[PDB]
Context: bound to proteins that are not shown
RNA sequence: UUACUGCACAGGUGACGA
DNA sequence: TCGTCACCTGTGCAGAAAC
Numbered sequence: 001u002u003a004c005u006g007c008a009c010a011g012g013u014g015a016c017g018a
Numbered sequence: 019t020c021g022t023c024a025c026c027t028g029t030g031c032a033g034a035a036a037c
Stems, first nucleotide, its partner, number of pairs: 004033015
Other pairs, nucleotide, nucleotide, family: 003034cWH
C1' cells in the first nucleotide's frame, strides 16, 4: 500500500496484587 | 513465580463511500 466498515482466525499479552 | 481480571495485535476477505 486511497480508505472506512465489518467479520473471522491465530498469536498471545497487559495491568493489579501477595 | 504465581493468582486474577482482562483484552490486545496481525492478517486476509468483502461491501461502502456521513449530503

The depositors describe the entry as "Ternary RsAgo Complex with Guide RNA and Target DNA Containing A-A non-canonical pair at position 3". An RNA with a sequence from Rhodobacter sphaeroides ATCC 17025, together with DNA: 37 nucleotides with solved positions. Crystals were grown from: 40% MPD, 30 mM magnesium acetate, 50 mM sodium cacodylate pH 5.7. The entry also models acetate and magnesium ions. Liu et al. published it in Cell Rep in 2018: "Accommodation of Helical Imperfections in Rhodobacter sphaeroides Argonaute Ternary Complexes with Guide RNA and Target DNA". Protein in the same entry: Uncharacterized protein.